[PDB]
Solved structure of RNA (REV RESPONSE ELEMENT RNA), 34 nucleotides shown.
RNA sequence: GGUCUGGGCGCAGCGCAAGCUGACGGUACAGGCC
Numbered sequence: 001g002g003u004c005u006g007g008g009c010g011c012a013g014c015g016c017a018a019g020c021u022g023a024c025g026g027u028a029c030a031g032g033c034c
Stems, first nucleotide, its partner, number of pairs: 001034006009025002011022004
C1' cells in the first nucleotide's frame, strides 16, 4: 500500500407446511502473501 475467500449472529418479512431472503447491520470479524 494492495489483493483474494468466507463463516456465524441479530433483526425483520412471507406461510396449512416446508423454505428462502434483505447494494441491511457489517466501512463488522478472521486468515495469507507480495
Protein in the same entry: REV PEPTIDE. Keywords: COMPLEX (RNA-PEPTIDE), EXPORT REGULATOR, MRNA SPLICING, TRANSCRIPTION REGULATION, Viral protein-RNA COMPLEX. The work is reported in "Alpha helix-RNA major groove recognition in an HIV-1 rev peptide-RRE RNA complex" (Battiste et al., Science, 1996). The PDB entry is titled "REV RESPONSE ELEMENT (RRE) RNA COMPLEXED WITH REV PEPTIDE, NMR, MINIMIZED AVERAGE STRUCTURE". Method: solution-state NMR. The entry became public in 1997.